[PDB]
An RNA structure, in which 20 nucleotides are resolved. Crystals were grown from: AS, MgSO4, Cacodylate, pH 6.5, VAPOR DIFFUSION, HANGING DROP, temperature 293K.
Context: bound to proteins that are not shown
């Protein structure tokens, strides 16, 4: 610095 | 779809 997968939120 | 968390990677 980029994703991708999962949760939580709005 | 975004901040955020968690995990994993280039």
């Nucleotide at each position: 610095c980029g994703c991708g997968c999962g949760c939580g939120c709005g």
Released in 2010, the model rests on X-ray diffraction data to a resolution of 2.2 angstrom. The work is reported in "Structure of arabidopsis HYPONASTIC LEAVES1 and its molecular implications for miRNA processing" (Yang et al., Structure, 2010). Entry title: Structure of TRBP2 and its molecule implications for miRNA processing.